[PDB]
Context: one part of a larger RNA, bound to proteins that are not shown
C1' cells in the first nucleotide's frame, strides 16, 4: 500500500415483524325450504354499484310522503320543492328454450267459429231506409291450438377396488365412493297373523341405556344386537254398528190492511227456517299484533397538530351494544333504549233453490301362505346346521248343515328345527299430525375462531389473468396524511421522480407516490488497522 478482511458507519433494494380490518371460517336461535339457474347485447351530463336500465335504454308516470341539495368545483336540474321513500302503473332486445333449424345469443312462422263499424265490389233492376250478399285486415271471446330445470336431504336400481387379514381365494373395505330415476318440503314409519313368557306389554319413529353383551366368521381379522328400563312425543282415525210401523193418540209457531184509540183487541189474506255454492250489502267503529323515523346528558384550565388525554368539575341511565372525529368520548356525531305512530279481533246475511241436509251407493275369500331350489335382507356363510325372511322359475291349503232347537264342534299365523299342549296375534286389500334431516337459503348472534404466504383458491371488479385440442387444472396482488393539504416557483438535465422553496404533527428520502413501521441475505460506498 492497489484487490481484499475486520470493527463501525452512508446509500441503495427488499418487504418480514408491530399495528389495522367493509374479509373469511364455524355454530346457535327463528322462519323458509319457493323456481330458472347462467349469461349475451345496448343505454353514461354521471363512470356510481360487486352493480342498474330495455331502443321508452343509469331509466318513464301517477300518488302521496320528503325537504335541500343532485354529484365538493366546472357545466347543469333544482324552495314555479329536485335527488329521494313507499305504493302503483310504462316500456321490457337476445340464448338458455320450449313454434322450424340451428354452430347457443342467430335464421324463418296460426286455425274455426261467432258478431262486431270500416272496408270492396256485388244484385237488386223491381231501386224500394233506393235493400241484400259476400271479402277482408283486426280485435274479442272463446275451444282447439298444449310441455321445465337446482345444494344437501329422502327413498330407491346398481354396484368395486385399494386396503385388512401383516401375501390371499371365504370375510372386510361397503351398501361407502360413484351413476341412474323418482318424491316433497321434509320424506318415509305407522296404530299388531307385534312382543314377553304363563306374569305382562301395547302404532311410529328418535335420544341414552341393555354391550361391543349375547350371536356370526378361512369360529380367524374383525362384523356385531332384538325384546326390556330411561327421555322426545303425545292420537289415533276410518271401514266396523249396537238398527229403526207392528195397534197401543199427538205435540209446532209471521207480517200487512182493517176497526180502533191516535194501537192493539184482534179477525180476513198471503209469508220463510242452508245439504255447501258465492259475491256482497257495508260495516261500530274500539278495545286486541308489528314495520320505521324520533329516541336524553354544563361548563372551564393544562400539554400537544388535533384531547376523547389531562385537571377543575357538573348531568343522562329502559341508552356505559356499537360504530366515527387531528389521541384513548355515556354528555362531540350516528344511531342504540324506548316511547311512539302503523294496518294488529269482537262479526255477513241470504237469494239460488236446497240432485228438497241422506226421496245414492262401488269391486272381495287366492296362484294367495306356504313348499323345493338358488340368491339374498335378516349385525346369525344360508337348510354340511339356521331358524324369519325380501323374489326366480315350478307348485300350491284351509271351514255349515239335526222335534223351527239344543250344539257342538269348528279357520290360520307367530312364540330359534319338529310335535303336543300353553300363550298371542289376524295376513294376502287404509289414512295419519307430533317428535327426525338438511342448507341451494333469509334474519338474528356469538367465537380464550383467522389478521393478508393466515382465513374460502379471491380482504383487491377471480373460476379472471395464465396453462390445456378436451374433461380439467389455476394463480398471484391489502395500507400516503386527519385532509391531498399530492409538491406553484426556480436550478442543471433530451426529459426530473433530483436540488432548494413550499404545504405539512410529520423535513416528505425515516410520508413524495407501488408511497407507515422498513429487517436479513445482496452490492456500493467512507473512515481507522
Nucleotide at each position: 500500500g492497489a484487490a481484499u478482511g475486520c470493527a463501525u458507519u452512508g446509500g441503495a433494494u427488499g418487504g418480514a415483524u408491530g399495528c389495522c380490518c367493509g374479509g373469511g371460517c364455524a355454530u346457535u336461535g327463528a322462519g323458509a325450504a319457493g323456481g330458472a339457474a347462467g349469461g349475451a347485447c345496448g343505454c353514461u351530463u354521471u363512470c356510481a354499484g360487486a352493480g342498474g336500465c330495455g331502443a321508452a335504454a343509469g331509466g318513464c308516470c301517477a300518488u302521496g310522503g320528503g325537504g335541500a341539495g343532485a354529484u365538493a368545483c366546472c357545466g347543469u336540474c333544482u324552495g314555479u320543492g329536485a335527488u329521494c321513500c313507499a305504493u302503483g302503473g310504462a316500456u321490457c332486445u337476445c340464448c338458455g328454450a320450449u313454434c322450424g333449424g340451428g354452430a347457443a345469443a342467430c335464421c324463418g312462422u296460426a286455425u274455426c267459429c261467432a258478431a262486431g263499424c270500416u272496408c270492396c265490389g256485388u244484385g237488386g233492376c223491381u231501386a224500394g231506409u233506393c235493400u241484400g250478399c259476400g271479402c277482408u285486415c283486426u280485435u274479442u271471446g272463446g275451444a282447439c291450438u298444449u310441455u321445465g330445470a337446482a345444494a344437501a336431504c329422502u327413498u330407491a336400481g346398481c354396484g368395486a377396488a385399494c386396503u385388512g387379514a401383516a401375501a390371499c381365494a371365504u370375510c372386510u373395505a361397503a351398501g361407502u365412493a360413484g351413476c341412474u330415476a323418482a318424491a316433497g318440503g321434509a320424506a318415509g314409519g305407522g296404530a299388531a297373523a307385534u312382543c314377553a313368557a304363563c306374569c305382562g306389554a301395547g302404532a311410529c319413529c328418535c335420544c341414552g341405556u341393555u354391550a361391543g353383551u349375547a350371536g356370526c366368521g378361512g369360529c380367524g381379522a374383525g362384523c356385531g344386537a332384538g325384546a326390556g328400563c330411561g327421555g322426545a312425543u303425545u292420537u289415533g282415525g276410518g271401514a266396523u254398528u249396537u238398527u229403526a210401523a207392528g195397534a197401543a193418540a199427538a205435540a209446532g209457531a209471521a207480517a200487512g190492511a182493517c176497526g180502533a184509540a191516535g194501537c192493539a183487541c184482534u179477525u180476513c189474506u198471503u209469508u220463510u227456517u242452508c245439504g255447501c255454492c258465492a259475491g256482497g250489502u257495508u260495516u261500530a267503529c274500539u278495545g286486541u299484533a308489528a314495520u320505521u323515523g324520533u329516541g336524553a346528558a354544563a361548563a372551564g384550565g393544562u400539554u400537544g397538530g388535533a384531547a376523547g388525554a389531562u385537571c377543575u368539575g357538573g348531568c343522562c341511565a329502559a341508552a356505559g351494544a356499537a360504530g366515527g372525529u387531528g389521541a384513548u368520548a355515556g354528555c362531540c356525531c350516528c344511531g342504540u333504549a324506548g316511547a311512539u305512530u302503523c294496518g294488529u279481533u269482537c262479526c255477513u246475511a241470504u237469494g239460488g233453490u236446497u240432485c228438497g241436509a241422506u226421496c245414492c251407493u262401488u269391486c272381495c275369500c287366492a296362484g294367495u301362505a306356504a313348499a323345493a331350489c338358488g340368491c339374498g335382507g335378516c349385525g346369525u356363510g344360508u337348510u354340511c346346521g339356521a331358524a324369519u325372511u325380501c323374489u326366480g322359475a315350478u307348485c300350491g291349503c284351509u271351514u255349515u248343515u239335526a222335534c223351527g232347537c239344543g250344539a257342538g264342534a269348528a279357520a290360520g299365523g307367530g312364540g330359534g328345527a319338529c310335535c303336543a299342549c300353553c300363550c298371542u296375534c289376524u295376513a294376502a286389500g287404509c289414512c295419519u299430525a307430533a317428535g327426525u334431516a338438511u342448507u341451494c337459503c333469509u334474519c338474528a348472534a356469538u367465537g380464550a375462531c383467522c389478521g393478508a404466504u393466515a382465513g374460502c383458491g379471491u380482504a383487491c371488479a377471480a373460476g379472471u389473468a395464465c396453462c390445456g385440442u378436451g374433461a380439467g387444472g389455476g394463480a398471484a396482488a391489502g395500507g400516503u396524511g386527519a385532509a391531498a393539504a399530492g409538491a406553484a416557483c426556480c436550478c442543471u438535465a433530451u426529459g426530473a421522480c433530483g436540488g432548494g422553496a413550499g404545504u405539512g404533527c410529520a423535513a416528505u428520502a425515516g410520508a413524495g407516490a407501488a408511497c407507515c413501521u422498513g429487517a436479513g441475505a445482496u452490492c456500493c460506498g467512507a473512515u481507522g488497522c

Keywords: Ribosome, Mitochondria, Plant. Shown are 529 nucleotides from a PDB entry: RNA from Arabidopsis thaliana. The sample was in a buffer at pH 7.4. Method: electron microscopy, resolution 3.86 angstrom. The entry became public in 2020. The 2020 paper behind the entry is "Cryo-EM structure of the RNA-rich plant mitochondrial ribosome". It holds a match to the Rfam family "Bacterial large subunit ribosomal RNA". The source organism's lineage runs through Eukaryota, Tracheophyta, Spermatophyta, Gunneridae and Arabidopsis.